The PDB entry is titled "GOLLD RNA nanocage (env-38)".
This is an experimental structure of RNA (GOLLD RNA nanocage, nucleotides 4 to 560; GOLLD RNA nanocage, nucleotides 403 to 833), with 904 nucleotides shown.
It holds a match to the Rfam family "Giant, ornate, lake- and Lactobacillales-derived (GOLLD) RNA".
The sample was in a buffer at pH 8.
Context: one part of a larger RNA
C1' cells in the first nucleotide's frame, strides 16, 4: 500500500487478496479413561431449574449471573442412491458470538398542526320605503261619484358574513413487570344523512365512510428506508373443526379446559438504494405591496327606438388576480333496465391574461429622431411587476478529530486517543575513620563479625545559596459502558 | 455510603526558566 | 295427552302416589358349660317353686371395629273428609 | 271443644349412604436389636490409591503397563529477593479379641568437698568439666547454653507374635397408599421353610473366661400346733398340671387373658492348684441342650 468494523476525516483493532478468531474434525500413542500436536464455519427467537442483589428479624416482586432444553442457522462424521455426480435421503456429534473513542451526515420514516367539497340553520343587505292596507281635507254631484296629504308596511327571488352536521357507546388483545392514562388493531350494539316502492298514511336496503398535499410548517429518530414463491421464531381478536375434565341409573346440548386454522403485530434473514464542510452556477414555494386602480361578469333597475319579448343607455347589493364557454370522449375510476355522458386527465375550436416580430393611421412628449397608444397578420405564454426571508447545490478550488499559544488576524507549532488520585527521584569524580539501607554468609538465642551493590558527610569541579513555575523518569491505586408511548410503585404479625 | 490500612533495593530522570540575596 | 320430585341452565329419561294424616315394635349369621328373663302347656289347695316347647340378654368365632347424622324397608295400633242460596240477617218464654 | 287410657309371643325387614375417632397390612427412610447357659470386649473390607493382564493362596500376596493425589535429587528460565516450567526416584485401602512389651524428648534437683602446693593450675578421689554476653584491680557475681549424675513421668503407650473373617432372625417410629393367610400346623426355639394336616432344609455370631476345699447371704420343696428349729437342693428353652382376673349388681366360668410350673445363687468371700487332644461315660429330668467333672 490493500480488505473488514453503515458513509467522510483523525486515532485504534483485526486480517493478507476465496483477504476475523475458537471448538468438534484430522494426525500419533493407549484395551478403556485420556495424553501430546492441530486446520477451519455461522442468523437468531422461545421455555425450565438454582445462586446472588433485596434498611433493622422473618415472608414476597423485579433484575444480575451459572446450567438444561424446543425450532431454526452453521460445520463435520457414518450408512445408502448419483460418479457420464460435487447433488439428494436417513442416523449421530460440535458451536449458536468478536470489531472501541471523538466531530459531522436524514427531500428517508413516525407523530402533531394547517386546506377544500356537500347538505342545513340564524342574522344582515339589495329589488323597495316598491306591492298592499288605512285615510283628514278639496273637487264634482243633489243626494252620489273619484281618490289626495299623513300613518303602517311585505312575501318570493338574489347576494354576503358567522355556526352546525359528515358519527357515537361497550368488550378483548398489543406497547418489559404491578396500578392509572394515551395510541394502535379486531369483535358486537345503537342512531339515520342518503336511496328504492307508494298522491298520502306506510314498507324495504335497517348503504359505516366526501377529502388531498407539505425539500422550502413544527417536534422526534444516527444508522435508516424499500423489496422478497419461496425468509426463521414467538404472541394473537372473531368464526369453524377435533378432543378432555366434571355432572348422572344412563345419553345429548349450553358453560369450563386444551389443540389445529390465523385478521393484525414484535424481533431477525436475502436483495437493492442513500449517506463530510465552505465559496458559487442551475432549478423553485410562502409572506407583503402595486390592487379589484384600469377592465370583465351579475338577480334586478332608469331613459329612448322598433314588428305588439329585438336593440341602445343609466344605476346596483356582489363576484373574478387565471381561468371560462362548447365538442371529440384517448387514458384512469363510478352509476343504470339501457343510453346520455357522472368525476379526473389528455386533445380540438373560440374568448380572456402576459409578450415577440412585420406593416398602417392619429395624438402626446417644447421641436426633429426615438418611445408610448390604437388596428391588422404570424408565433410564444397561463396571470404580470416590485421587495424581504427560505430550499436545492454541476464543474473547479480550498478544507475535512478535540483542546491550547502573543495587543488583534492568517500561516505554523505543541499535547491527547474513555477519565482521575497518590508515593519515591531528577550534575560528575575521588575519599583515611565512623554511621546507615538492601542481599548473602557466620553465631543455639541476644549482642556482634566477614563480603557484594548504594546512601549521608568531607574535598575538587559545575560561581554559590533560597523561593516560585514548567517539564521528565520509575512505581502504587480508583471510576465509567444499559429497552420508556406518558405518571406512580414491593408488602405481612 | 466517607478516609486510613500499599507506592522493597539496584538501574532509570532537564546541573531547565524567572525573581531575590551574596 | 293424571299429579308431584333433589342432575349447575335444557332436552331425553327415571322414581313415587291413586282421598289425606298421627303413633308403637324391629331391620348380619353360627355355636354355647352355669345363671337370668318373655310367651304357651303341665304340676302344686294357696304362697314359694319344679318339669317341657319356641325366643331374648351375655360370652366366643366370623362380617375390620365403635359413635353420630340421613335415606329406605317389614309387621302392627288408631284419626279425619264427602251437602240445594237470587242478595243480607235469624229460634224464644217465667 | 284439647291430651292420656291401645300398638301380646313367634315369623317377617337394606350387616345401605355420608362424616368423625381407633386398630391392622404393604412399600421407602431413620433409630435400635442375638431366636441353644452366665460374665467382659466386639460385629469393618473383599486379591487393595485407581484400571487392565498374568501367576499363586492357609486373608486379600507378587510382577508389568497407563492414570490421579502428596513430597522431591537434578536441569532450564528469572538483575538481587520473591517466583515460573519440566522431571529421575519415593509415599498413598483396613476391623476385633488374647498374649508379650520398649526407647527418645520434656519436667524437678545438682556443677561440691578434701589432700600435696606461699598465691596460680598441676596431680589424686568424685557426675561435678567447658563456652557466649555482662559487672569489678584480683579472687569472684549475674544471665543464656553444651556435656554429665539422681528421681518421678512418658506407659501398660509404640512395635512383635497367635486366633477370628462375626450387626443375624427380627423390633420400634415417621410419611403415603390400602383393608384380613393381617390366619393355622409344627419345633427346644425362630423363619423369606410348610397348608388343613403332618414331615422337609436353613438359622440360633467371633475371641477370652467360668478348677478344687471351706464359709456366708437369698430362694424352692418337705417337716415342725404357733414361735424357736431340722433335712435335701439351685444353668437355659418347652410340655402335662395348678392358681387368679372378666358378664347377669349377689353366685358361677365352656371359651378367652395374665401368672405359676422353669429352685432366677451353677451367685458372693477367704485359702490354694493346673493341661497335648478326640471318642465314650456322667451332669440329666416328662422331652431337648450348654458349662463343669471322669477316662
Nucleotide at each position: 500500500u490493500g480488505g473488514c468494523c453503515g458513509c467522510c476525516u483523525a486515532u485504534g483493532g483485526u486480517c493478507g487478496u476465496c483477504a476475523a478468531a475458537u471448538a468438534a474434525a484430522c494426525u500419533a500413542c493407549g484395551a478403556a479413561a485420556g495424553u501430546a500436536g492441530g486446520a477451519u464455519a455461522a442468523a437468531g427467537u422461545g421455555g425450565a431449574a438454582u445462586a446472588g442483589u433485596a434498611a433493622g428479624g422473618u415472608u414476597u416482586a423485579g433484575c444480575u449471573a451459572u446450567u438444561c432444553u424446543g425450532c431454526g442457522g452453521u460445520u463435520u462424521c457414518a450408512u445408502c442412491u448419483u460418479g457420464u455426480a460435487a447433488a439428494g435421503a436417513u442416523g449421530g456429534a460440535g458451536c449458536u458470538u468478536g470489531a472501541g473513542u471523538a466531530g459531522g451526515c436524514a427531500a428517508g420514516u413516525g407523530a402533531g398542526a394547517u386546506a377544500u367539497c356537500a347538505a342545513u340553520u340564524u342574522u344582515u343587505c339589495u329589488u323597495a320605503g316598491u306591492a298592499u292596507g288605512u285615510g283628514a281635507g278639496g273637487g264634482u254631484a243633489a243626494c252620489a261619484c273619484u281618490u289626495u296629504a299623513g300613518c303602517a308596511g311585505a312575501g318570493g327571488a338574489g347576494a354576503a358574513a358567522a355556526g352546525u352536521u359528515g358519527a357515537c357507546u361497550g368488550g378483548g388483545u398489543c406497547u418489559u413487570u404491578g396500578c392509572a392514562g394515551a395510541g394502535a388493531u379486531u369483535c358486537a350494539g345503537u342512531u339515520g344523512a342518503g336511496u328504492u316502492c307508494g298522491g298520502a298514511a306506510g314498507a324495504g336496503c335497517a348503504a359505516u365512510a366526501a377529502g388531498a398535499a407539505u425539500a422550502a410548517c413544527u417536534c422526534a429518530u444516527a444508522g435508516a428506508a424499500u423489496u422478497c414463491a419461496a425468509u426463521g421464531c414467538g404472541a394473537g381478536a372473531g368464526g369453524u373443526a377435533g378432543g378432555g375434565a366434571a355432572c348422572u341409573a344412563a345419553u345429548c346440548c349450553c358453560u369450563c379446559c386444551c389443540u389445529a386454522u390465523a385478521a393484525u403485530c414484535g424481533c431477525g434473514g436475502u436483495a437493492u438504494u442513500c449517506a463530510a464542510u465552505a465559496u458559487g452556477a442551475u432549478a423553485g414555494u410562502u409572506u407583503a405591496c402595486u390592487u379589484a386602480a384600469c377592465a370583465u361578469c351579475a338577480a334586478a333597475u332608469u331613459g329612448g327606438g322598433g314588428a305588439a319579448a329585438c336593440c341602445c343607455u343609466u344605476u346596483a347589493a356582489g363576484a373574478u388576480a387565471a381561468g371560462a364557454u362548447a365538442g371529440u370522449g384517448u387514458a384512469c375510476g363510478g352509476g343504470u333496465g339501457g343510453u346520455g355522458c357522472c368525476g379526473u386527465u389528455a386533445u380540438u375550436a373560440u374568448c380572456c391574461u402576459u409578450u415577440g416580430a412585420u406593416a398602417g393611421a392619429g395624438u402626446g412628449u417644447a421641436c426633429c429622431a426615438g418611445c408610448a397608444c390604437c388596428u391588422a397578420u404570424c408565433g410564444a405564454u397561463g396571470a404580470a411587476g416590485u421587495a424581504a426571508a427560505c430550499u436545492u447545490g454541476g464543474a473547479a478550488u480550498a478544507u475535512g478529530g478535540u483542546g491550547g499559544u502573543a495587543g488583534g488576524g492568517a500561516u505554523a507549532c505543541c499535547a491527547c486517543a474513555u477519565c482521575g488520585g497518590g508515593u519515591a527521584g531528577u550534575u560528575a569524580a575521588g575519599u583515611a575513620u565512623u554511621c546507615u539501607g538492601u542481599c548473602g554468609u557466620u553465631c543455639a538465642a541476644a549482642a556482634g563479625g566477614c563480603g557484594g551493590c548504594g546512601g549521608a558527610g568531607c574535598u575538587u569541579g559545575u560561581g554559590a545559596u533560597a523561593g516560585a513555575c514548567c517539564g521528565c523518569u520509575a512505581c502504587c491505586u480508583g471510576a465509567a459502558a444499559c429497552c420508556a408511548c406518558u405518571g406512580c410503585a414491593a408488602a405481612a404479625c | 455510603a466517607a478516609a486510613a490500612u500499599a507506592a522493597g533495593a539496584a538501574a532509570a530522570a532537564g546541573u531547565g526558566u524567572c525573581u531575590a540575596u551574596c | 295427552g293424571g299429579u308431584g320430585g333433589u342432575a349447575g341452565g335444557g332436552a331425553u329419561a327415571c322414581c313415587a302416589c291413586a282421598u289425606c294424616g298421627g303413633g308403637u315394635a324391629g331391620u348380619u349369621a353360627a355355636g354355647u358349660a352355669u345363671u337370668c328373663u318373655g310367651u304357651c302347656g303341665u304340676u302344686c289347695a294357696a304362697a314359694a317353686g319344679g318339669c317341657g316347647g319356641c325366643g331374648g340378654a351375655g360370652c366366643u368365632u366370623g362380617u375390620g371395629a365403635u359413635a353420630g347424622a340421613c335415606c329406605g324397608c317389614u309387621a302392627c295400633c288408631u284419626g279425619a273428609a264427602a251437602c240445594c242460596a237470587c242478595u243480607g240477617c235469624a229460634a224464644a218464654a217465667c | 271443644a284439647a291430651a292420656a287410657u291401645a300398638a301380646g309371643a313367634a315369623a317377617a325387614a337394606g350387616u345401605g349412604u355420608c362424616u368423625a375417632u381407633c386398630a391392622g397390612u404393604u412399600u421407602u427412610g431413620a433409630c435400635c436389636g442375638a431366636a441353644a447357659g452366665g460374665u467382659g470386649u466386639c460385629u469393618a473390607c473383599a486379591u487393595a490409591g485407581u484400571a487392565a493382564u498374568g501367576a499363586g493362596u492357609u486373608g486379600u500376596u507378587c510382577a508389568u503397563u497407563g492414570c490421579c493425589a502428596c513430597a522431591a535429587a537434578c536441569a532450564c528460565u528469572c538483575u538481587c529477593a520473591a517466583g515460573g516450567u519440566g522431571a529421575a526416584u519415593g509415599u498413598g485401602a483396613u476391623u476385633c479379641u488374647u498374649u508379650c512389651g520398649a526407647a527418645a524428648g520434656g519436667u524437678u534437683u545438682c556443677u561440691a568437698a578434701c589432700a600435696c602446693c606461699g598465691c596460680a593450675a598441676g596431680u589424686g578421689u568424685g557426675a561435678a568439666u567447658c563456652u557466649g554476653c555482662u559487672c569489678g584491680g584480683c579472687a569472684g557475681g549475674g544471665u543464656a547454653g553444651a556435656a554429665g549424675a539422681a528421681a518421678a513421668u512418658a506407659a501398660g503407650u509404640a512395635a512383635g507374635a497367635a486366633g477370628a473373617g462375626a450387626g443375624u432372625a427380627g423390633g420400634u417410629u415417621a410419611a403415603a397408599a390400602c383393608u384380613c393367610a393381617a390366619a393355622g400346623a409344627g419345633u427346644g426355639g425362630u423363619u423369606c421353610a410348610c397348608u388343613u394336616a403332618a414331615a422337609u432344609a436353613a438359622c440360633c455370631g467371633a475371641c477370652a473366661u467360668u478348677g478344687g476345699u471351706u464359709g456366708u447371704u437369698a430362694c424352692a420343696u418337705c417337716u415342725c400346733a404357733a414361735a424357736a428349729g431340722g433335712a435335701u437342693g439351685u444353668g437355659g428353652a418347652a410340655a402335662c398340671a395348678a392358681a387368679g382376673g372378666g358378664a347377669a349388681u349377689a353366685g358361677a366360668u365352656a371359651a378367652u387373658c395374665c401368672u405359676u410350673u422353669u429352685a432366677a445363687a451353677g451367685a458372693c468371700a477367704a485359702c490354694u492348684a493346673c493341661a497335648a487332644u478326640a471318642u465314650g461315660g456322667u451332669g440329666u429330668a416328662u422331652u431337648c441342650u450348654c458349662a463343669g467333672c471322669c477316662u
Method: cryo-EM, resolution 3 angstroms. The entry became public in 2025. Keywords: GOLLD, nanocage, ncRNA, RNA.